Shown are 34 nucleotides from a PDB entry: RNA. On the sample the depositors note: RNA was prepared by in vitro transcription using T7 RNA polymerase and DNA oligonucleotide template. The depositors describe the entry as "NMR model of the first let-7 miRNA complementary site (LCS1) in 3'-UTR of lin-41 mRNA from C. elegans". Primary citation: Cevec et al., Nucleic Acids Res. (2010), "NMR structure of the let-7 miRNA interacting with the site LCS1 of lin-41 mRNA from Caenorhabditis elegans". The entry is an ensemble of 10 models.

This record gives sequence, structure tokens and C1' cells, in this order.
RNA sequence: GGAGGUAGUAGGUCGAAAGACCGUUCUACACUCC
Repeated sequence: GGAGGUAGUAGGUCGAAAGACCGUUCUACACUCC
């Protein structure tokens, strides 16, 4: 320089609800790698 792992808003999809999903080009670290 660029990549994983994890997390965060924000935003949408399916619905009366509860609830359940992830495609939005925004970011960072606890950790990790060439």
C1' cells in the first nucleotide's frame, strides 16, 4: 500500500404487529496477514 476477523452506525427488503433478513461504497479495532 492492500487484505482477512470482528464490531459499529446509517440505510433498505419481508410484515398489521412482534420479529426476521442484507445487496447500501461509510469507518475503526481489539486482533491477524502479504